[PDB]
Context: bound to proteins that are not shown
Molecule: TSKT-23
Organism: KNEALLHAZIA SOLENOPSAE
RNA sequence: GAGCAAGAGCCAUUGCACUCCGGUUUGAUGACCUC
Numbered sequence: 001g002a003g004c005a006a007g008a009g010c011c012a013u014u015g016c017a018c019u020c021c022g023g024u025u026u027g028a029u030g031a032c033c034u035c
Stems, first nucleotide, its partner, number of pairs: 001035003007026005
C1' cells in the first nucleotide's frame, strides 16, 4: 500500500467440574489474517 471486515494485546489465575461468576487497554478514523 492493496484485499478482507471484527477482533487483537496486557495483567491476574495451576485452578476437581457437571445451570452460570476475574480485571484492564485498544480496534469500523479498520483488529487478526492474505498478497